[PDB]
RNA sequence: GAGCCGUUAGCUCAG
RNA sequence: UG
RNA sequence: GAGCAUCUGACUUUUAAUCAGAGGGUCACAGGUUCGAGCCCUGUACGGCUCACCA
Numbered sequence: 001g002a003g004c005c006g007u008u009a010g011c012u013c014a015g
Numbered sequence: 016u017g
Numbered sequence: 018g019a020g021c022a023u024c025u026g027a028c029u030u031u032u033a034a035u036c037a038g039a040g041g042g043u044c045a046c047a048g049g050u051u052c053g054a055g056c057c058c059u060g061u062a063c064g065g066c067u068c069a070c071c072a
C1' cells in the first nucleotide's frame, strides 16, 4: 500500500 | 428481507 | 434473542449456593435497493487478519 473480517443488552455470543 |  | 451480570421473589436465624420470576438494546454511524433491512449494496469510524521489492 492493497484485500478481507467484523461492530447486536452492563460483559461474552447467537440471530 | 417480515 | 442465549448465557453471565443486575434486580425481585421464595429457602434460611441471616447469608452463600440453589429454584423461580423480572427488566436491559436491539443491531457502530450515515446513505442507498426493497412493500419491508440487524440480515442485501455503498461510504465513514473503530479495531483484527492476511498478503505485500529486486537481481
Base pairs, nucleotide, nucleotide: 001068002067003066004065005064006063007062010021011020012019013018017052023039024038025037026036027035045061046060047059048058049057

Notes:
This is an experimental structure of RNA (A-site tRNA) from Escherichia coli, with 72 nucleotides shown. The 2022 paper behind the entry is "Structural basis for PoxtA-mediated resistance to phenicol and oxazolidinone antibiotics". Lineage of the source: Bacteria > Pseudomonadati > Gammaproteobacteria > Enterobacteriaceae > Escherichia. The reconstruction used 23,806 particles. It was solved by electron microscopy to 2.9 A. Ions in the entry include magnesium, zinc and potassium. Keywords: Ribosome, Enterococcus faecalis, PoxtA, ABCF, antibiotic resistance protein. Entry title: PoxtA-EQ2 antibiotic resistance ABCF bound to E. faecalis 70S ribosome, state III. An Rfam search finds the family "tRNA" in it. It is annotated as a transfer RNA.